[PDB]
RNA sequence: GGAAGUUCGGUCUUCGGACCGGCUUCC
Numbered sequence: 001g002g003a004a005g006u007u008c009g010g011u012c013u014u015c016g017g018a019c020c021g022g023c024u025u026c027c
Base pairs, nucleotide, nucleotide: 002026003025004024005023006022008021009020010019011018012017
C1' cells in the first nucleotide's frame, strides 16, 4: 500500500476480464 484468489452471486460480456458484496494470501 496495491493487486490476486473465491473465481462465489449476478451484470456487461470479447466467453476474457472486469464490476458491487463476504472471507484470506503476496512485499
An RNA structure (RNASE P RNA RIBOZYME, P4 DOMAIN), in which 27 nucleotides are resolved. The PDB entry is titled "SOLUTION STRUCTURE OF THE RNASE P RNA (M1 RNA) P4 STEM C70U MUTANT OLIGORIBONUCLEOTIDE COMPLEXED WITH COBALT (III) HEXAMINE,NMR, ENSEMBLE OF 12 STRUCTURES". The work is reported in "Solution structure and metal-ion binding of the P4 element from bacterial RNase P RNA" (Schmitz and Tinoco Jr., RNA, 2000). The structure was determined by solution-state NMR and released in 2000. Keywords: RIBONUCLEASE P, RIBOZYME, TRANSFER RNA PROCESSING, P4 STEM, C70U MUTANT, METAL BINDING SITE, METAL COMPLEX, COBALT (III) HEXAMMINE COMPLEX, RNA. On the sample the depositors note: synthesized from DNA oligonucleotide template by T7 RNA polymerase. NMR data were recorded at pH 6.5 and 288 K.